[PDB]
Context: bound to proteins that are not shown
RNA sequence: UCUCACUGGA
DNA sequence: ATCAGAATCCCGGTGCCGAGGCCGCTCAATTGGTCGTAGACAGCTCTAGCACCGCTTAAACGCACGTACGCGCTGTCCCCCGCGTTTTAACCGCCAAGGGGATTACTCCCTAGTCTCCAGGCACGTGTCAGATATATACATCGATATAGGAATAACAGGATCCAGTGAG
DNA sequence: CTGTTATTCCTATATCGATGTATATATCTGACACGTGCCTGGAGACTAGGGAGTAATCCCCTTGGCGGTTAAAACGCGGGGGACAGCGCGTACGTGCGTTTAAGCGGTGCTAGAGCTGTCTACGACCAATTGAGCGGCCTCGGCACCGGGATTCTGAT
Numbered sequence: 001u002c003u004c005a006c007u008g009g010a
Numbered sequence: 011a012t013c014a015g016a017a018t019c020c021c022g023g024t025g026c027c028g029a030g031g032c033c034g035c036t037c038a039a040t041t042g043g044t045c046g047t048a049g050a051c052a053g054c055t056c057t058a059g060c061a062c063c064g065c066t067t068a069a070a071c072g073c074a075c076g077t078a079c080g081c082g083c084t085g086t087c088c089c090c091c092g093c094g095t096t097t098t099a100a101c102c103g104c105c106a107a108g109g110g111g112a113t114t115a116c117t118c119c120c121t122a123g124t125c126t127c128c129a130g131g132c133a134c135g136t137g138t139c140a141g142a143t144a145t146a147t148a149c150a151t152c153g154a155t156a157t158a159g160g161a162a163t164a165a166c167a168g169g170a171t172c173c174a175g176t177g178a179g
Numbered sequence: 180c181t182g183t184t185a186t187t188c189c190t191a192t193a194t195c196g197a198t199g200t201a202t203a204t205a206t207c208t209g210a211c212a213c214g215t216g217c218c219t220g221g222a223g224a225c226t227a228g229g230g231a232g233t234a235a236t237c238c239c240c241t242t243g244g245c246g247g248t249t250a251a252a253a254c255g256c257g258g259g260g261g262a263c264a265g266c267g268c269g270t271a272c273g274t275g276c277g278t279t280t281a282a283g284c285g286g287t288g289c290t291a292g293a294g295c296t297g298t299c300t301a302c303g304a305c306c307a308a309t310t311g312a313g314c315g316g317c318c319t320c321g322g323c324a325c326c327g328g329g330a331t332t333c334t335g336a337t
Stems, first nucleotide, its partner, number of pairs: 002179009015333002018330021040308012053295017071277029101247001103245052157191001159189006166182003
Other pairs, nucleotide, nucleotide, family: 013335cWW015334cWW016333cWW031318cWW032317cWW036313cSS039309cWW040309cWW052296cWW057292cSS069280cWW070278cWW102247cWS121228cWW150199cWW155193cWW158190cWW165183cWW
C1' cells in the first nucleotide's frame, strides 16, 4: 500500500 | 526349400466270370433276270451376273483436349478346409411275385395302284395407299451456375444504486 | 443461466441454355392385294392285300422285399491366406474437329452358266431260291482283378 473474496445495511 | 508321415504304385500270387474261339443254323446274301424309268445329253433360251463407271456428299481418319478406370496396393476379415470324428443308409444276398412284352394265330380293312375329271390355287396388270421423304413447332427435358433459405451453430454479451468490515499479499 | 444476432452450410426450388426429339407439316410413290387366266395336281370313285390290331400264354424280366454291412454321408470348431472394398493418379480412350475420301445413286453394254424339254438308255427292282456267314449257343481260360509286399513320392514348415 491497494487488488480481490465474503459478509453487513438500505 | 524339405521334417519324415504315409499312401499309392508297380509287382504279383492267385485266380475270375466274360473273352473268345467253337457247333449249328436261319433266313437273308447271293445267282438268274424284264421291262421301265431316272438320267444322259444337247439344243437353246436367257437372264440376272461381268466388268466398268460418272458424280457425289457425308464420312474415314488422324488430331486435340479431359478423365475414369486400369495398375496396384493394403490392411485385414472371414470361408471353406481340415481335424476329429462319426455315423447311416448303400450295397448287397436270396430266390421270389408276377407280369408283361413276346411270340405264335387270326385278321380285316386302310390304303396303295387305275380312271375321270375340274377347279381352284397360283403368274402378269393394275391402282391408289400408306408408308417413305424433308422438314417446322413445340417436347420435355439434361448440367452449370446460381438464389432463397433456413434451421443449426456459435458468438457473444448481460447482471440497480450507494454505504462499511476484514484477509492474503 | 438466459437472449438475441452472424453465418453457414447445406437445402431445396427453380433459372438459363440448349438440345436431340416426337408429332405434326407438306409429297409422292411404287407396292399388296386384288383380277383374271391356266392348267395341271387334288379330290373322288374303282381294285385287293397284308399291316397293325388284337388273343394264348409264358418265361425270363422287372421288381422285390428283407439282411446286415460298412462304407460313404455327416457336424463343430479353429486357421490362414485370400477375398475384398478403399483408395491414389495418370494416361488411352471419351468427345469434339476438320480432312479427304469412299461407298452410295444409279447408270453403261454385256455374258455365263441357269433351266428345261426331246429322246433313247441303261441301271436296277423285286421275282424265284440257295446256301453261308453273322449270329443264337458251347465251353473253357485269361487279360486283368483282389489283396498283400517294397518303394516312394505329396505335402505345410522346416